[PDB]
Context: one part of a larger RNA
RNA sequence: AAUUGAAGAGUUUGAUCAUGGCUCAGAUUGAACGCUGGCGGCAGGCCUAACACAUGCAAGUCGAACGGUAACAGGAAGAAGCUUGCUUCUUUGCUGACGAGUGGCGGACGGGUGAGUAAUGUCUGGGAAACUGCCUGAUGGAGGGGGAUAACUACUGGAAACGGUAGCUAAUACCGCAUAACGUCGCAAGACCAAAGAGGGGGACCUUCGGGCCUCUUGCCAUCGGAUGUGCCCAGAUGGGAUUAGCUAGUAGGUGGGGUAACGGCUCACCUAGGCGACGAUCCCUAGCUGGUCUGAGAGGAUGACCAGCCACACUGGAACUGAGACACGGUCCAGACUCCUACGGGAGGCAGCAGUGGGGAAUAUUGCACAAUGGGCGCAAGCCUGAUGCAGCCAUGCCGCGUGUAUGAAGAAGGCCUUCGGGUUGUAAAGUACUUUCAGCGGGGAGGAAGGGAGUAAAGUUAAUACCUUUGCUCAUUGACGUUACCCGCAGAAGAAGCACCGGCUAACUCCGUGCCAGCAGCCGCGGUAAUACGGAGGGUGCAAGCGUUAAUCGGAAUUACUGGGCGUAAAGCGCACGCAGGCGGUUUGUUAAGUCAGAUGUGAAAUCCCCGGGCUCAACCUGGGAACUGCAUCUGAUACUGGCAAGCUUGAGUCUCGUAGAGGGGGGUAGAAUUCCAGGUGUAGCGGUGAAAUGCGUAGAGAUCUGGAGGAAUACCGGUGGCGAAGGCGGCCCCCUGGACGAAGACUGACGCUCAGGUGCGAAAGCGUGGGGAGCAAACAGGAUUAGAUACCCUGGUAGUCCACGCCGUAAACGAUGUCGACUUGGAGGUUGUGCCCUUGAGGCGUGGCUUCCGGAGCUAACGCGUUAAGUCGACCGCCUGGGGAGUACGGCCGCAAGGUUAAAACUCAAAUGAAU
Repeated sequence: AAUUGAAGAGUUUGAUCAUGGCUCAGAUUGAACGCUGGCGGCAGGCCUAACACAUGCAAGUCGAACGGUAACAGGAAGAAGCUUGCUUCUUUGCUGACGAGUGGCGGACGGGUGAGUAAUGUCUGGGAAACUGCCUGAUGGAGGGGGAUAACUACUGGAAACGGUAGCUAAUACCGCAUAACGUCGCAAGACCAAAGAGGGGGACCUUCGGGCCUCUUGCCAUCGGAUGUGCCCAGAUGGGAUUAGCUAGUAGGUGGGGUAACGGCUCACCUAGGCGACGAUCCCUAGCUGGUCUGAGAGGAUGACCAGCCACACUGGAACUGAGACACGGUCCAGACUCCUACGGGAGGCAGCAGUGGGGAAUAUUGCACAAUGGGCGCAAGCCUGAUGCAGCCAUGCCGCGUGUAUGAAGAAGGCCUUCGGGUUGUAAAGUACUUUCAGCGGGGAGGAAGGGAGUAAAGUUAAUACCUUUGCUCAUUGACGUUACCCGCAGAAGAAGCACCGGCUAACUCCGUGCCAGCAGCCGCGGUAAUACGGAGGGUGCAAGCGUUAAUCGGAAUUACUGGGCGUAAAGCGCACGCAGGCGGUUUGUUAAGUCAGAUGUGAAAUCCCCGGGCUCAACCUGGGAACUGCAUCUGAUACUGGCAAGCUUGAGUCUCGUAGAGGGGGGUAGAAUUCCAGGUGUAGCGGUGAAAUGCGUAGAGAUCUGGAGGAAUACCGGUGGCGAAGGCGGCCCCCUGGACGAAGACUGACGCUCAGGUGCGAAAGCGUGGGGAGCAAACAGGAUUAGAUACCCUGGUAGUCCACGCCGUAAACGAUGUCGACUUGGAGGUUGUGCCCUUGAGGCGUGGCUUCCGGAGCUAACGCGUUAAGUCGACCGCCUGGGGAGUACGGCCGCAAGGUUAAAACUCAAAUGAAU
C1' cells in the first nucleotide's frame, strides 16, 4: 500500500426556449436464428415437460464376531494307469481362501433437482431446555450361565415372486442372574441397571495332548468428558397486491396428567377469555434462500445458470419401522395413475445419481477411463468398494491465445468500374522476382502430479522370549487413470485455410445502372410519384473478423419514481373548504437519564469471488499467499453537544379576562316603497305588440294608452366603492330577537397548552331529486311564427318543470389566485378601508403605531409570461398531488345515493408525439 470517479445524440416548431415521451451510441448473457467457417488452452452446455422413460453401473465391507465349503489352488490321503513317478481316480475344511447364510458397521454420506415454501425456510445476531455413531481423553468394570435361531438338510405349497411345516447347529445375535457406582429415582435412607469376544506368534508352567497358560495387540461395558454433528427458542432483516380489513377455539394464557433426546397446546382435561391486526393480520398472486453475479461514478436497479453454505423434494398421496442419526432417491407398508410379467390365482417397477433413450421447444453434449491422487465406507492390517472424484469425447458457448504467408516490385502487370472522354480508380498491395514454414503436416528424447504401501533387514521398546504384529530407521526390487502428457528436440512446400454486416442523418464509408409511391427499405427521424449517396444490382468504400450480423433479455444513458437527485400559477400535478383522532414535527433555561448519536474495545460477519500488496504456470486467462473489506449485530466501558425520556422552571409561541370599534357573517320573525302581472270599474278608439324586415299573437266581443280600486309573488333602485364581512360555498331595503368571528387599546392572567394532519367527521354555488306548500316575473322542455339549402338553432310570440318557502337528499363547478396550511426572514412607491397614540384640535391638519385590502415595481426567482413583504424571493414543519398523448377519470369490483350519478380506479390496444410560454 486496499473506490483513477460521473460525456451525450436524434426526433414536436416556420423558427425559439422549455416541458415531456419515444429512439440510439455502452456493457452484459446458460442465449437462439441467417450467411459463413482453418487451429489451439481454461471454465461452460434441457432456461421449456418436478413430461413419459429401454440398458449398464451409482454401496457395500468385514473370514481378526460366528457357524460353515458352491468353489479355487495347494497339501493330506490312499488308490488305480503303468509315464513303476506320477498321469489320474476317490476322499478330507486340513490350511490359504471363499459361494450362500447369521452377525457388525455402512446403505441418513456422496451425487441429483428446485416442485413446494413469502417464512415451518434463508441471512445476521444472540440463546437454553437437549441428544450426538464414528474420532479421541480420563477413571473404574468385563463373571458364570441359559434358552433359541438362521444357513444346513427332510418333506412340502406356488407359473413366478415368494413361501409352509419338521429336525439339528454357531456366535461380538438374544435373555435372566451375579457383579454396580463419580449413574438414574429420591428429602434422605434405599432401590436398580452393564459387558463380547477376536487373531498373530511363543518358553517356563503344562493338559481331557482340541491346547490350557503367559505376553502384546485388537474389541466390549459403565459414568464423567472433549470435539464434532444435529434438534430446538428469541430479535432484526428477507417479494407483489387494500379493486384482500378483519382473523383465530388448541385459538391465547394458566393448572395438572401424558409425551419427546429436549423446551413447548407437542398432546389431553379443566380453568380464565384471551391472542393476532393499518409498524398491514387474514386472504390472493408470484417465488427455493444466501455467499455472490450483471449493471452502475455511486446510491441504486436487475438477477441468484456454473462454483460453495443452508433448506426442500425423490412417480402421486399417506404412514411408520429399523437405526447414534431417516419418517429414508437406487429400504419397508398401504392407496392411486401408469408400465411390464403371469399358468389369470397373482407378481414386479419408479433416471429430479453417472452415462444413456424418446416428446415439448428457438434451443442445450458421448451408453469413454481409473481409484494413480485427494476425500468417503468397511477392514487389525493389507485390501476391497466408491459414475464423489482425478481425468477423458461432441457443439465457434464464452473467455484468454494463433494462422490463412513474407519481402520487394511500373511496363502502373492483370483487370471491372467511373469518366470531367483526356483520363482516373480497383494498386509497394499484386504478378514477377527475392525468403523465415507457424498451424496443418513426421520422427524422437518424453518430467511432475508420490507421498504412501509391499518384501527384506537394523536397532528400539513392550515382554517370558535374539519370538510376533509393531515403534522408528535403512535397503531392496514397486505403481501413475490421462498419454502419441507437458515438453523439448530435428526434418519438407505458398502450399490446405475469409467471411459477415454497413456507406441519407444520428454513425465510419459514394458513384453508376435499373425501377418509378411500383417493387421494396426502416433502431428513431424517415427513403421511393421518371435524373433515389435511403429500393435492387454493380463497382468502389467503411467496420469488424473466423466470425459477423439479427432477434430476445438486464442495467446504463433516464435527474424519465429524483435517498443521494425532480416537480405541482399557465406544461402532468394543491383535496371545494374546514375541524380533527392516529402519525410527523416542536420556543426557551437548569438539573438528571444516556435510548438515538458519537468514540474505543471485545466477540462475531465461512471459504471463494471482487480489490490491494505479492508469488506461480511462459504470457495471459487460470491457480495461489498474506492483507483489506464485509460499511452489520450484540455486549461492555466511555463521551453528553445535539435529538429523545424524566423533573423543576421561564414567557417571547398559543390561549383567557377587561374596555371599545367596524362589518351584505349566520339563524328566526316582522315590515316598507318602487315595479311587473292579474282582476273589477271609469275615460277613450283603431290599432297594439314585435322585428333587420316580418309573421305568429293581442284588438271593435273595445285592445293598446290613461285613471281609480283590489289581489298576489318575487326581488330590494339610489347608497354602492378593484368597499365590507365570512373557512370556503357565499352574504345587500329597513326594524327587532337569538348568535359566531375579527381587530385595537393599555393592563392582568395561564405557562409550550403548539403546528400539520392519512383515515374520520362536518360545511359545501347552480342544476337535480323526494314530500308538502307557493307561483308575480323569468324560463329548460314544448308549440307556433320567422330566418335558412336545411334550421330539431340563434331572432319573435307563447309557455311547463324549475326558479320561491319548509324539511330531507345530492356532494359536484374554470368550487380559480387554475397558487395547501402554519411560522420566520428579505429594498420601495401610490391608494382604499378600519382601529388607536401624541402634537397650537387652533378649518373635511401634522407626526406615529396596529389590522385587512388594491395597484405599481426593486433584488431575487422563473422556460417565458410574469411573481415580487398578501412571493412564484430566502428558509423550516406537516399534508395533498404529478410521472408522454390517447384509450379514461372510462370498464370491472367496492362504498355511497331514491335516482341522476359521485367516489375509489385499471388493462389490452394505439401513436411519436401531445404540451407550455414566447417569436